[PDB]
RNA sequence: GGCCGAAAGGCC
RNA sequence: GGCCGAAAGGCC
Numbered sequence: 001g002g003c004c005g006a007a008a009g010g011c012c
Numbered sequence: 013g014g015c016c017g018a019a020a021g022g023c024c
Base pairs, nucleotide, nucleotide: 001024002023003022004021009016010015011014012013
Other pairs, nucleotide, nucleotide, family: 005020tHS006019tWH007018tWH008017tHS
């Protein structure tokens, strides 16, 4: 540098 | 129900 990412928190 | 989601935390 690229990418992943429950939750917080959201959209339809 | 589907999907979004910095960070925590990661992968290459």